The depositors describe the entry as "Composite map of Env38-Golld RNA". An RNA structure (Env38-Golld RNA, nucleotides 3 to 559; Env38-Golld RNA, nucleotides 560 to 833) from uncultured Caudovirales phage, in which 787 nucleotides are resolved.
[PDB]
Context: one part of a larger RNA
RNA sequence: AUGGCCGCCUAUGGUCGUCAAAUAAACUACGAAAGUAGGAUAAAGUGGAAUAGUAAGGUUUAGCUAUUCUGCGGUUUCAUCUUGUAAAGAUGGAGCUUGAGUAGGCAAGUGAGAUAUCAAUUUUUCUUAGUAUGUGAGGGUAACACUUUAGCAGAGGAGAAAAGUUGACUGGGUCUUUGCAGAGAUUCAGUUGAGUUCGGAAGAGCAAUAAGAAUAACUCAUAGAAUUCAAUGCGAGAGGUAGGGAACUAAUCCCUCCCUAUAAUCGCGGUAUUCAAUAUGAUAGUUUACUUAACAUCAAAUUGGGGAAACCCUUUAAGAUAAGAUAGUGUACGGGUGGUGCCGUUAUUAUCCUUUGAUAGAGUGUACCAGCACCUAUCGAUGAAGUAAACUUGGAAUAUGGUGGUAGGGAUACCACAUCGGGUAGUUAAGUAUUCUGUCGUUCAAAAGGCGGCGGAGCUUGUGAUAGACCGCUACCUGAAACCACUGCAAA
RNA sequence: AAAAUAAGAAAAAGUGUCUAU
RNA sequence: CAGUUUUGACCGAAAGGUGUCUACAUAGUAAUGAGUUGUUCAUUGCCACAAACACUCUCAAGGUGAAUGUGAUUCUUUCGAAAGGUUUCUAACACCGCAAGUGUGAAUCUGCUCGGCAGGGUAGAAGAAAAUAAGUAAGAAGAGAGUAGGUUAAAACUCAAAGAGUGGUUCACUUAAAUAACCGACAUUGGUUGUUACAUCUCAAAAGGAUGUGGAAACAAAGGGAAUAGAUAAUCCUUUUAAAGACAACUACAAUAUGGUGUAUUCUCAGCCU
Numbered sequence: 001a002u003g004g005c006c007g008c009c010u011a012u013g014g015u016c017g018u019c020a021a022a023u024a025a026a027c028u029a030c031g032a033a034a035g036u037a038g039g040a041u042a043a044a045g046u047g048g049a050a051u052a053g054u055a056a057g058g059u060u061u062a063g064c065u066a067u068u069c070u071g072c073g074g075u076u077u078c079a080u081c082u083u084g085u086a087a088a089g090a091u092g093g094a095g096c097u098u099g100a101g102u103a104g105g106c107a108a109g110u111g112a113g114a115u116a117u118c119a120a121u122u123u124u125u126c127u128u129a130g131u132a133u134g135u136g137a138g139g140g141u142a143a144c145a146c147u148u149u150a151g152c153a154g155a156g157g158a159g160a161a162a163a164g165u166u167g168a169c170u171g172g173g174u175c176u177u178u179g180c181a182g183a184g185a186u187u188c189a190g191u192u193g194a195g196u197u198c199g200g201a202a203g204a205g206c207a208a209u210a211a212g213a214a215u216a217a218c219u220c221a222u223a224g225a226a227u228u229c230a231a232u233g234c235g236a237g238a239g240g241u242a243g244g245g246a247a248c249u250a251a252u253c254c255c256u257c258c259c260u261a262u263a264a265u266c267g268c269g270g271u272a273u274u275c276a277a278u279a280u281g282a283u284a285g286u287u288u289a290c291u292u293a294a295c296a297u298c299a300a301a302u303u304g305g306g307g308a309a310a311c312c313c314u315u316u317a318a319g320a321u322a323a324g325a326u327a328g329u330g331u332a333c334g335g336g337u338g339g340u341g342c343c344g345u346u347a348u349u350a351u352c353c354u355u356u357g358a359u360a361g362a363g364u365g366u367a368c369c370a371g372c373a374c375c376u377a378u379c380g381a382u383g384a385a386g387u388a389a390a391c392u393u394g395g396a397a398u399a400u401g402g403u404g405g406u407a408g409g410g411a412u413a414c415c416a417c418a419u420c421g422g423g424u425a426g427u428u429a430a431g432u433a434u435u436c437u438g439u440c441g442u443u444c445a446a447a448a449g450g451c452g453g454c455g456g457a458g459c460u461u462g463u464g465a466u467a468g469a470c471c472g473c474u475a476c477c478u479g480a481a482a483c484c485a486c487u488g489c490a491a492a
Numbered sequence: 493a494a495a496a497u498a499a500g501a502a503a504a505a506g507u508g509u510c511u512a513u
Numbered sequence: 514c515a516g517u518u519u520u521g522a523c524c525g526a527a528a529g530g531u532g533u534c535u536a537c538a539u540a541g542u543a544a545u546g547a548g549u550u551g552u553u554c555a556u557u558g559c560c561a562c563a564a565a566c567a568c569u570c571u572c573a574a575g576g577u578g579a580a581u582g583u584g585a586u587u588c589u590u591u592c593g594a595a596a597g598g599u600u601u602c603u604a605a606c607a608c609c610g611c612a613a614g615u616g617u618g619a620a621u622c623u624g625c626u627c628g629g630c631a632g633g634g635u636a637g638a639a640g641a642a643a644a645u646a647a648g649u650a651a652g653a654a655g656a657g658a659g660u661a662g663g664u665u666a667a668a669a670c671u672c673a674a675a676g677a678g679u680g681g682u683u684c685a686c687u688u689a690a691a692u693a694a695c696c697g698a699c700a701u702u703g704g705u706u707g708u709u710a711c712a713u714c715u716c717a718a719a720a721g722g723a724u725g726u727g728g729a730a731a732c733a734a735a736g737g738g739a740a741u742a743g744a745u746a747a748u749c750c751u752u753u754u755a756a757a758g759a760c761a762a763c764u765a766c767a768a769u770a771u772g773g774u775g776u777a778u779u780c781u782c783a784g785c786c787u
Base pairs, nucleotide, nucleotide: 003016004015005014007106008105009104010103011102012101027038028037030035045072046071047070048069051066052065053064054063075095076094079091080090081089082088109222110221111220112219113218118167119166120165121164122163124161125160126159134152135151139147140146168191169190170189171188172187173186174185176183178490179489180488181487182486195206197204198203224275225274226273227272229270233268234267235266236265239262241261242260243259244258245257278399279398280397284392285391286390287389289387290386291385296321297320298319301316304313305312306311325351326350327349332345333344334343355381356380357379358378359377360376361375363374364373365372402417403416404415405414406413419480420479421478422477423476424475425474426473428462430460431459435457436456437455438454439453440452441451442450443449465513466512467511468510469509471506515671516670517669518668519667520666521665522664523663524662529702530701531700532699533698534697542558543557544556545555546554547553560584561583562582563581566578567577568576569575587656588655589654590653591652598645599643600642602640605617606616607615608614621638622637623636624635625634626633627632676686680696681695682694683693703764704763705762706761707760708759710726711725712724713723714722715721727781728780729779733753734752735751736750737749772786773785774784
Other pairs, nucleotide, nucleotide, family: 002017cWH003020tSS005100tHS006013cWH011402tHS012102cWS022043cWH023042tWH024041tWH024095cSS025040tWH025041tHS025076tWS026039tHS031033tHS042075cSS043074cSS043096tWS044073tSS049068cWW050067cWH055062cWW061492cWS073097tWW074097cWW078092cWW083084tWS083087cWW084086cHH084087tWS103402tSS107109cHS109225tSS114214cWW115214cWH116212tHS117211cWH123162cWH127158cWH127300tWS130131cHS130154tWS131155tWH132154tHS133153cWH136148tWS136150tHS137149tWH159318tSS172238cSS173238cSS175184cWH177178tSS187238tSS192208tWH193210tWS199202tHS208210cSS216392cSS217285tSS217286tSS223224cSS228271cWW231232tWS237263cWS237264tWS238263tHS249251tHS277400cWW281395tHS282394tHS283393cWW288388cWW299318tHS300317tHS302315cWH303314cWW323383cSS324352cWW328348cWW329347cWH330341tHS330345tHS331346cWW332341cWW333341tWH337339tHS341344cWH341345tWH346347cWW353383cWH354382cWW354384tSS362374cWW363373cWW423499tSS424499tSS426505tWS428507cWS429461cWW430461cWW438501cSS439500tSS462507tWS470508cWW475503cHS477498cSS490492cWS495496cHS525659tWS525661tHS526535tWH527660tHS527681cSS527695tWS529782cHS529783tWS534658tWS535536tHS535658tSS537551cWW538552cWS538657tWS539549cWW539553tHS540552cHS540585cWH551657tWS564580tHS565579tHH570574tWS587658tHS593648tWS593650tHS594649tWH595647tHH596646tHS598644cWW601641cWH602619tHS603620tWS609613tWS628631tSS648649cHS658697cSS659660cHS671672cHS672674cHH675687cWH677685cWW677689cHS677690cHS679681tHS680729tSS685692cWS686690cWS702783tWS709757cWH716720tHS725756tHS726756tSS730779cWH731754tWS731755tHH732754tHS738748cWW739745tWH746747cHS767768cSS770771cWS771772cHS771787cWW774775cHS775783tHS776782tWH777781tWH
């Protein structure tokens, strides 16, 4: 170098070597033992105490850190014992409870939130309509009753649309630790009753599963996360129950109280599986918006005519359908029945529709002839269709695949950093008579001084040189590392 | 609580660049 | 501004001075014939004026004819009148009474008017003086004379508008020489002496002295005038040359002989002699 591990990809560095972290105990060699010298190898954590310190002026408390101990798990290893001799298993006993960072990227994962739809039901408005009907001046025809006009007021019911309101509220306990108040999560209790059961009923029964999805293409917030479980481990723990105890009494039992057992639900952790770098766009899609309700179809009723009282054809319609409907059959899933596809979803069937493609036709339109369009038939597909905008997924492959910092602007490419930051010295080579010095050794009883070693100053040439600004290099010293937790506030 | 000590000697280390002299 | 050539108009002598002058053509005007030394006659026609006379006109004023006559005319010398009218006179004296007479002024008359007269005063006649008239008229001689040219006005025009030559001027002549005219009429300009002016000479100026005085030319001389002051002058111009033939006083006048002398640088008059 390459390989394994730190979630993935890459850079960097950190570990080990292909059974791929170290370090204890183990294991040796001594020792009577304490131990001393060697020494290879494992691993998930969840809780509790008890210190020591803390910010802090004292004191109080909480936290925060460190250390030790300990339950229980995990793991390793020794000892013993059977079974089996290995395969293991059981029972003691000991050790450890710990490591992989720093960037940039990675979330159809999950969590919280939005936003539909559905079933009820109130109100308002519109249509059937100024319709039915009421009140009805004034007229006609009577002879002294029989028409009921204009006008004015004006519907219920049925149909439809939009706005709503309901489909649950309140209390207690836990949990999210850091205490204290808000949210959620869960659990227990209660309340109200829309609905169904029996009822002509008024009453009485069961009553909150009294519906509800999906989200890649909405928000944010999570860097590792999700799912899963005969081996999963620990802790908290609403309740109900079961046990035991406290307390009181002369005594006993029950309730209130306390603890333990059980565990609905949580917190952390574990096994197993899966996902995890960017940019191009192949594919596969989703929202909005427009065509726009043009056209078309369906409508409570309605306008007129024809039948004939069956019904047609019509022409208006509040309004609706932007891909569904209508009858099966009951593949499958649910939901209630005394029970029946009896009802909800989606399975084809069959006919309608939507969008269409192939023929095979007529006609008509485009100035004529092609062709095309439109209707009809047949055979297929199709869930609306066309289009704008955004947006998601992102085959294969080809480049990219840490941060910053480079030139008038970009690419290539190059640099220096892997947690950064702030200082102290320096940063040309030799040669030196004397002198002064740093540092070390030595001689010196302290100062003085001498001597030696490694250098420095200054001078001599070299380097032309001098001075100033950046740019680096090279030793060394120091500092800050460093935080998390559902929010908001916070000191005790 | 906030700016006070250190960076001893050797070794190492561009005879870099630019500007003005 | 100069000239010229015409006209006109004045003005004017080129052979001396002075004075006065220069007009005419046979004579009113025309014609015939004479004659002509100036110009006269004769006839006729006609014109102007006068007119005897004739006719006419009633007188006058006129008219008409006429016989017939008159009709141009400058100048000079000389000789030379009158008549008028003008101022005075119109006496006196003798003899006579006075007048009137008669002699001598000249010595007397008239008209008017006043007067008694002889007279006066007014006009005159006829006379006597004297000045004017008058150097006038008229005679007698002489001449035939305004030239050559000049100036000026106008009109045309513009250089023989030059020159020669002569004594000089030309209308003559033309490159320098010859020819033809002209330079007027008449009278005077005389002698001696003197004055003045001027010319030459001679004088030192002053004071003088000598010879002299016509005109037109010349030769010559002197001035004038230039080109920066002056001076000089070819040429040109002007002036001398080229002198009072004067002026006073006194005094004769010629005979026109016709040459010289005047008189010279040339000509040429006056004077002078013959």
The sample was in a buffer at pH 7.5. The 2025 paper behind the entry is "Structural insights into higher-order natural RNA-only multimers". The structure was determined by electron microscopy at 2.93 angstrom resolution and released in 2025. It holds a match to the Rfam family "Giant, ornate, lake- and Lactobacillales-derived (GOLLD) RNA". The literature on the family includes a 2009 paper in Nature by Weinberg et al., "Exceptional structured noncoding RNAs revealed by bacterial metagenome analysis".